[PDB]
C1' cells in the first nucleotide's frame, strides 16, 4: 500500500 | 460516504 475483519467521530 | 484507528494475511 492491497484484501479482510473490528472500532471511533462524522 | 468521508476522517482516523487495531488486528490478520500479502
Nucleotide at each position: 500500500g492491497g484484501c479482510g475483519u473490528g472500532c471511533g467521530c462524522u

An RNA structure, in which 20 nucleotides are resolved. Method: X-ray diffraction, resolution 2.1 A. The entry became public in 2006. Ions in the entry include magnesium.